[PDB]
RNA sequence: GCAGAUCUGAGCCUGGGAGCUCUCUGC
Numbered sequence: 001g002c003a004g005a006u007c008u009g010a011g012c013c014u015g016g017g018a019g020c021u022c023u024c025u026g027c
Stems, first nucleotide, its partner, number of pairs: 001027005009022004013017001
């Protein structure tokens, strides 16, 4: 970098959820 992972990893933003970042795993 690409692809995945949280009612079964996390911090934010929002406060009538098509938002952001991180972390982890594979390549």
Molecule: TRANS-ACTIVATION RESPONSE ELEMENT
Organism: Human immunodeficiency virus 1